The RNA (RNA substrate analog) has 33 modelled nucleotides. The depositors describe the entry as "Crystal structure of yeast RNase III (Rnt1p) complexed with a non-hydrolyzable RNA substrate analog". The entry has 2 different proteins, among them Ribonuclease 3. It was solved by X-ray diffraction to 2.78 angstroms.
[PDB]
Context: bound to proteins that are not shown
RNA sequence: GC
RNA sequence: AUGUCAUGUCAUGAGUCCAUGGCAUGGCAUG
Numbered sequence: 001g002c
Numbered sequence: 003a004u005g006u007c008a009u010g011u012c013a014u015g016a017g018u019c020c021a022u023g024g025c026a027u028g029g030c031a032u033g
Base pairs, nucleotide, nucleotide: 003032004031005030006029007028008027009026010025011024012023013022014021015020
Other pairs, nucleotide, nucleotide, family: none
C1' cells in the first nucleotide's frame, strides 16, 4: 500500500 | 474482509423539538  | 465510531450529504417514517437508514470522506479494532 491493499 | 468483518466489526465499530466521527464529520459531511441525500433519503425514509404514521405523534417529527422525534426516530431509522443510504452514500461519500476519514478514525479505531480483529483477522